[PDB]
Overview
RNA 14-mer BCh12; RNA 12-mer BCh12: 26 nucleotides with solved positions. Released in 2002, the model rests on X-ray crystallography data to a resolution of 2.5 A. Sample source: 5S rRNA Loop E region, sequence from Chromatium minutissimum.

């Protein structure tokens, strides 16, 4: 430079 | 509590 997955939160739906 | 998306977001 820009994706991918994530924490804290959050959407949605059960 | 499960599912599933977003994520430094989301609401005001």
């Nucleotide at each position: 430079c820009g994706a991918u997955c994530c924490u804290a939160g959050u959407g949605u739906g059960g | 509590c499960c599912a599933u998306g977003c994520g430094a977001a989301c609401c005001g």